Description:
Entry title: Cryo-EM structure of the full-length Bacillus subtilis glyQS T-box riboswitch in complex with tRNA-Gly. Solved structure of RNA (T-box GlyQS leader (155-MER); tRNAGly (75-MER)) from Bacillus subtilis, 230 nucleotides shown.
């Protein structure tokens, strides 16, 4: 010591106007989607097919795609 | 996770209504 | 909203 | 682009920059 | 031979 | 110039050998007169760059770049 809003209303207080919504319990299904799939070893394995990779545990490994079963959500 | 049944709260500010009215945002 | 520029044949100001 | 007085040059911190210890003047 | 000044501030 | 720390989404941080993670921000939908709060998802990453080891590197070794903390001097 600076610019804008402005007594037609800035600032302050009150009204619900914002749910029968979240959370919790019960049932359905696992079809959109998320987790876990049997014994040890192995840091880690739901099953299969086609890839890529593969040194040991390892019958089968960590990544891309397709199909399929189970439960719990 | 999704659908149905039950139990079961609060909410700041802007706009709207009420009382009041000079001060607020930026350099 | 406010303190000017750093290794220069030297720098800050009046005088051609 | 060029002259006159000073920094008559000794005390401290910060800001910013540099990483080349180069240059000029004064001080014992 | 060592230091100060050669960019702004107040000590 | 001399040492130390870190570098990871747009921002802040973990992860310590098991091929990607939490929150905020942004985008789309929601019951709200509107914003905000609160839910669901999506993107932004190859973890600064490169090399080597390792079956495999965000993590282990080396160099390099960038940002920051200090030590030195000069201006």
């Nucleotide at each position: 010591g600076u610019u804008g809003c402005a007594g037609u209303g800035a600032g302050a207080g009150a009204a619900a106007g914002a749910a029968g919504u979240a959370c919790u319990u019960g049932c359905g299904u696992u079809a959109c989607c998320u987790c876990a799939u049997g014994a040890a070893a192995g840091c880690g394995a739901c099953c299969u097919u086609a890839g890529g990779g593969c040194g040991g545990u390892g019958u089968a490994a960590g990544c891309u795609a397709a199909g399929g079963a189970u439960g719990a959500g | 996770a999704c659908g149905c049944a039950a139990c079961g709260a609060a909410a700041g500010g802007c706009a709207u209504u009420c009382u009041u009215g000079a001060g607020c945002a930026a350099u | 909203a406010a303190a000017a520029a750093a290794g220069a044949g030297g720098c800050u100001g009046g005088g051609a | 682009u060029c002259u006159c007085a000073g920094c008559a040059a000794c005390u401290a911190g910060g800001g910013u920059g540099g990483a080349a210890c180069c240059g000029c003047g004064g001080g014992a | 031979u060592c230091u100060c000044g050669u960019c702004c501030c107040u000590a | 110039g001399c040492g130390g720390a870190a570098g990871u989404a747009g921002u802040u941080c973990a992860g310590u050998g098991g091929u990607a993670g939490a929150a905020c921000a942004c985008c789309a939908c929601c019951u709200u007169g509107c914003c905000a709060a609160g839910g669901u998802g999506g993107g932004g990453g190859u973890c600064g760059c490169g090399g080597g080891u390792u079956c495999g590197a965000a993590u282990c070794c080396c160099g390099u770049c960038u940002u920051c903390c200090g030590c030195u001097c000069c201006a």

The 2019 paper behind the entry is "Structural basis of amino acid surveillance by higher-order tRNA-mRNA interactions".
The structure was determined by cryo-EM at 4.9 angstrom resolution and released in 2019.
Taxonomically the source falls in Bacillus (Bacteria, Bacillati, Bacillota, Bacilli).
It holds a match to the Rfam family "tRNA". It is annotated as a transfer RNA. On this family, see Hou, Trends Biochem Sci 1993: "The tertiary structure of tRNA and the development of the genetic code".